[PDB]
This is an experimental structure of RNA, with 38 nucleotides shown. Method: X-ray diffraction, resolution 1.92 angstrom. The entry became public in 2014. It comes from the structure "Crystal structure of double-helical GGC-repetitive RNA 19mer complexed with RSS p19". The entry also contains RNA silencing suppressor p19, not shown here. Crystals were grown from: 1.8 M ammonium sulfate, 0.1 M MES, pH 6, VAPOR DIFFUSION, HANGING DROP, temperature 291K.
Context: bound to proteins that are not shown
């Protein structure tokens, strides 16, 4: 540069609930 | 426009392993 891994967030579809 | 929610799929940080 590439290829798992574990964690923390965001962030597009889709579906659906609340307000 | 706010707020759960389940699916799929990226993206950044953080440690960490292959090559």
């Nucleotide at each position: 540069g590439c290829g798992g891994c574990g964690g923390c967030g965001g962030c597009g579809g889709c579906g659906g609930c609340g307000c």